[PDB]
Context: bound to proteins that are not shown
Molecule: 5S RRNA E-LOOP (5SE)
RNA backbone atom coordinates (compact mmCIF):
# COMPACT_ATOMS: atom_id res chain seq x y z
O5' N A 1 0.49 3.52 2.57
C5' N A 1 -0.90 2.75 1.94
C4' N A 1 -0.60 2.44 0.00
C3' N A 1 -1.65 1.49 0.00
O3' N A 1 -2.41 2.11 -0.70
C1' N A 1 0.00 0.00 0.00
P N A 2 -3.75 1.50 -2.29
O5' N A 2 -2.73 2.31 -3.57
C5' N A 2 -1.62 4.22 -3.54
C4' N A 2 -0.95 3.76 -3.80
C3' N A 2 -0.43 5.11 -2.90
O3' N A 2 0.24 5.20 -1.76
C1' N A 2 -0.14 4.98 -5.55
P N A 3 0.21 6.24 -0.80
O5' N A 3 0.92 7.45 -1.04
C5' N A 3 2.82 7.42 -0.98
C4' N A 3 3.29 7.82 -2.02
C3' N A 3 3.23 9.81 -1.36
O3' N A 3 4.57 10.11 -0.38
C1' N A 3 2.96 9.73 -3.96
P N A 4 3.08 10.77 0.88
O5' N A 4 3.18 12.47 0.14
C5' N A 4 4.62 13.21 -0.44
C4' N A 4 4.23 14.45 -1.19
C3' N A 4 3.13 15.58 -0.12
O3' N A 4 4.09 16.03 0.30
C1' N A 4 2.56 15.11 -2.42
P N A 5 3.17 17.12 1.95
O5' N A 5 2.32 18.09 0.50
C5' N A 5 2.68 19.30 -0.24
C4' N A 5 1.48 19.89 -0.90
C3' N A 5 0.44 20.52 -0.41
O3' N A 5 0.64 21.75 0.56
C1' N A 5 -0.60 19.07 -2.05
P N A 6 -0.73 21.95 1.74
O5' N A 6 -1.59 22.28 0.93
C5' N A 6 -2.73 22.69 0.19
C4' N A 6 -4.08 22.07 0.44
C3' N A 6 -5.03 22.29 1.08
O3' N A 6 -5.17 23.78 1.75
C1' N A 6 -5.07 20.00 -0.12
P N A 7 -6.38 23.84 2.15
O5' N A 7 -7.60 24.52 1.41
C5' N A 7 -7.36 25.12 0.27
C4' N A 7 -8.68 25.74 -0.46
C3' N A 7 -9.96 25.93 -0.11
O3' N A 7 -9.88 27.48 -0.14
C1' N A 7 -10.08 24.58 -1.59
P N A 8 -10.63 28.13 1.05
O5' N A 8 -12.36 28.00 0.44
C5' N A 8 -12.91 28.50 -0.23
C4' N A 8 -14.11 27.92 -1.26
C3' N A 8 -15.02 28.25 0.49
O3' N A 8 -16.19 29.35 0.18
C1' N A 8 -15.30 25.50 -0.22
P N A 9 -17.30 29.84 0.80
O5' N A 9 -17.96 28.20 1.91
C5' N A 9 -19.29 27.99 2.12
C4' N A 9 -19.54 26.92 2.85
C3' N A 9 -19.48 26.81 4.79
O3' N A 9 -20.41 27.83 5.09
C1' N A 9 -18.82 24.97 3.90
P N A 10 -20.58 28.11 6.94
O5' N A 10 -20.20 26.32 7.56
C5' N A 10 -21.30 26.14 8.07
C4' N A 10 -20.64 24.65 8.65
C3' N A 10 -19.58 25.14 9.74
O3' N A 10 -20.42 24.88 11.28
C1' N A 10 -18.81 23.45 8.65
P N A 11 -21.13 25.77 11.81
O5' N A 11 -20.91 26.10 13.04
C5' N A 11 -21.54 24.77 13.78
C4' N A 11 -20.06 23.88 14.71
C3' N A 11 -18.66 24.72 15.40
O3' N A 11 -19.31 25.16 16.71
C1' N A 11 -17.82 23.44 13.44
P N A 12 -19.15 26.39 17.80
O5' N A 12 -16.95 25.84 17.92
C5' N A 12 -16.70 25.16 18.71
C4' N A 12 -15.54 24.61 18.67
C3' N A 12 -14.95 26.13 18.88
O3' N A 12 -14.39 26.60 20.54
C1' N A 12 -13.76 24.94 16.93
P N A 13 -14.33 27.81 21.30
O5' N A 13 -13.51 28.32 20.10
C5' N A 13 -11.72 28.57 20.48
C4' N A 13 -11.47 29.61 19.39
C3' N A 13 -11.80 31.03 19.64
O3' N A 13 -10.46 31.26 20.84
C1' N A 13 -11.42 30.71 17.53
P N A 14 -10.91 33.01 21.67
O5' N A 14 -10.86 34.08 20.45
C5' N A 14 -9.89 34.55 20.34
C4' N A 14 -9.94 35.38 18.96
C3' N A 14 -10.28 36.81 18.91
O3' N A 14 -9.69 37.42 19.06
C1' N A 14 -11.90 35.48 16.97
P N A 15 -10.37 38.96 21.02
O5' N A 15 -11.51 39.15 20.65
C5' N A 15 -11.91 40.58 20.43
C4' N A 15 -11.61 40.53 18.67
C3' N A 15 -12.11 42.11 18.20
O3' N A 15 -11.38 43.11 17.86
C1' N A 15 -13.29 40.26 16.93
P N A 16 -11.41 44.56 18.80
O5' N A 16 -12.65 45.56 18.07
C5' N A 16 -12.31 45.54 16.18
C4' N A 16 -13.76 45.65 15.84
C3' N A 16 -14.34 47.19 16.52
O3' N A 16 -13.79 48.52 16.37
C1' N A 16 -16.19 45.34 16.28
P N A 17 -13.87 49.60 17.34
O5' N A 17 -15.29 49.83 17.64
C5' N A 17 -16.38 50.84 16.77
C4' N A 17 -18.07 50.55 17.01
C3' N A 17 -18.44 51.19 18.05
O3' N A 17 -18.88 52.46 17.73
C1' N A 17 -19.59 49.01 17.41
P N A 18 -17.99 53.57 18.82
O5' N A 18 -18.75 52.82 20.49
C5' N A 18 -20.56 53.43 20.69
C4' N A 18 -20.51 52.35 21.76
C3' N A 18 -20.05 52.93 23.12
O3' N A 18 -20.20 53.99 23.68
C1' N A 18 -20.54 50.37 22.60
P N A 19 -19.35 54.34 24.93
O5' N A 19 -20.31 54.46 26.68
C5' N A 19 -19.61 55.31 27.69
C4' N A 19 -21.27 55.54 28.39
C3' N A 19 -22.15 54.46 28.82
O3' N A 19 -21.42 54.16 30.41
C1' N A 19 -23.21 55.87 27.65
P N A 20 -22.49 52.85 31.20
O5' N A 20 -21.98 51.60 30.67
C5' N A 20 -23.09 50.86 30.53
C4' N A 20 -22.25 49.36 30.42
C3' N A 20 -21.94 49.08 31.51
O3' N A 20 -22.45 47.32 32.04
C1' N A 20 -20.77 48.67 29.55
P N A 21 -23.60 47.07 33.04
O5' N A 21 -24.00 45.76 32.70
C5' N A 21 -24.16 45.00 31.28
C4' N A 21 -25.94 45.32 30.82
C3' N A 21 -26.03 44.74 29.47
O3' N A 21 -27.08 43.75 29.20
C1' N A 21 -26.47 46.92 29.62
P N A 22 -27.38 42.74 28.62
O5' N A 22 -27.76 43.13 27.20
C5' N A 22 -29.05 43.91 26.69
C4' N A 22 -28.60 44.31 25.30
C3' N A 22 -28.53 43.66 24.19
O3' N A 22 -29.20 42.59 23.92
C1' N A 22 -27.37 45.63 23.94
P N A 23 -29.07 41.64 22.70
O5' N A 23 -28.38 42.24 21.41
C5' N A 23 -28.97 42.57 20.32
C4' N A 23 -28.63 43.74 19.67
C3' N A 23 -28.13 42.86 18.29
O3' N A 23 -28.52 42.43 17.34
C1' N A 23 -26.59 44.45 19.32
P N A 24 -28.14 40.90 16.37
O5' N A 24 -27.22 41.39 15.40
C5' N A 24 -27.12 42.25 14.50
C4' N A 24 -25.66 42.74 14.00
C3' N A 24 -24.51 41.53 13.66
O3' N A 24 -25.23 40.84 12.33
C1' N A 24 -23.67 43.03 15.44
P N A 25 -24.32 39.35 11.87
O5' N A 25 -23.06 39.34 12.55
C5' N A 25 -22.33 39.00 11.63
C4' N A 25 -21.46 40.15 10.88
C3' N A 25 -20.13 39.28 10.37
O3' N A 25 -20.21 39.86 8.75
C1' N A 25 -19.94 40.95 12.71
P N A 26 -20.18 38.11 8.23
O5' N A 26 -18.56 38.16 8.58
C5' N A 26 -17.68 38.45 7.38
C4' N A 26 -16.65 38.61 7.88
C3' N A 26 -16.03 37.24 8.15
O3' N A 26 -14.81 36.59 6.35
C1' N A 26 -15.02 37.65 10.25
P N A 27 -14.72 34.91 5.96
O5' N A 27 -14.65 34.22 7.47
C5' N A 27 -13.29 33.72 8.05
C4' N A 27 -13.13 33.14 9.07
C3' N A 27 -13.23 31.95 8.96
O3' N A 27 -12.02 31.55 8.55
C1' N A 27 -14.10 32.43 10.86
P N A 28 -11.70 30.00 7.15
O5' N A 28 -11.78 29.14 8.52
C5' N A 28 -10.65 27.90 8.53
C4' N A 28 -9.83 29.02 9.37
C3' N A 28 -8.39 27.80 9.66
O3' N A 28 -7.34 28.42 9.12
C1' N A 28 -9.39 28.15 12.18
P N A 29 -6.03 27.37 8.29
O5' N A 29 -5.96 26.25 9.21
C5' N A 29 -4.91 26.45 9.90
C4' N A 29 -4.86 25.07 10.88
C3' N A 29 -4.89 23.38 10.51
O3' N A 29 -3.47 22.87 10.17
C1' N A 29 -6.28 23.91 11.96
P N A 30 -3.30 22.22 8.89
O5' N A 30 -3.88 21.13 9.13
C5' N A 30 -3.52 19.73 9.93
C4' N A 30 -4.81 18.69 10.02
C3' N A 30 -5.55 17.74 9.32
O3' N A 30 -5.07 17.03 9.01
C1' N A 30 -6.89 19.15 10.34
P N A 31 -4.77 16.10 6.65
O5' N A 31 -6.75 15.85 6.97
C5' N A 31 -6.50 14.50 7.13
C4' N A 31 -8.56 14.22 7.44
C3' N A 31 -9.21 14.42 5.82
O3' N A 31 -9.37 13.34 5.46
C1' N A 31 -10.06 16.12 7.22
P N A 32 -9.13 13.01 3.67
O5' N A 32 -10.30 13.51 3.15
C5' N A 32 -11.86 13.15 3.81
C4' N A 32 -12.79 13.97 3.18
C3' N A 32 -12.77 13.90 1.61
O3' N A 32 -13.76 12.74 1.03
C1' N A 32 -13.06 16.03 2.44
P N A 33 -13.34 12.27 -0.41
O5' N A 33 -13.78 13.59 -1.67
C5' N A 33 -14.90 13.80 -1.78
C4' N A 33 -14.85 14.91 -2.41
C3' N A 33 -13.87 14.72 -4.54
O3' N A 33 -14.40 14.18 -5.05
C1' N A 33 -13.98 16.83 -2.58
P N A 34 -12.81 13.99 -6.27
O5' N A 34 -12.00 15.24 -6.54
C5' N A 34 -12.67 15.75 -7.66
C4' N A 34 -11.34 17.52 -7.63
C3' N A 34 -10.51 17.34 -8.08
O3' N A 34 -10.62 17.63 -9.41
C1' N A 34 -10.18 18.09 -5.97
P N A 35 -9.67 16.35 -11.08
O5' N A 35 -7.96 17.92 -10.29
C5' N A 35 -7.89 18.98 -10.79
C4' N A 35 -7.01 19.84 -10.08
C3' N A 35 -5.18 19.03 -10.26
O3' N A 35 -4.57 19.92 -12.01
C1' N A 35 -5.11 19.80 -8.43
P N A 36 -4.43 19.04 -12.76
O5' N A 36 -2.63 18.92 -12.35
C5' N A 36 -1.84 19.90 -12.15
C4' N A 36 -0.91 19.64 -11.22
C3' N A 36 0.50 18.15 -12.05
O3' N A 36 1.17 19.05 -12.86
C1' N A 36 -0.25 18.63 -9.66
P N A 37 1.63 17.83 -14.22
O5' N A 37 2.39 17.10 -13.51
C5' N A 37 4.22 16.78 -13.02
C4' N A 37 4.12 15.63 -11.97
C3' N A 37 4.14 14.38 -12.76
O3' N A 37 5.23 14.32 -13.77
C1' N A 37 3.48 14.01 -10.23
RNA sequence: GGACCGAUGGUAGUGUCUUCGGAUGCGAGAGUAGGUC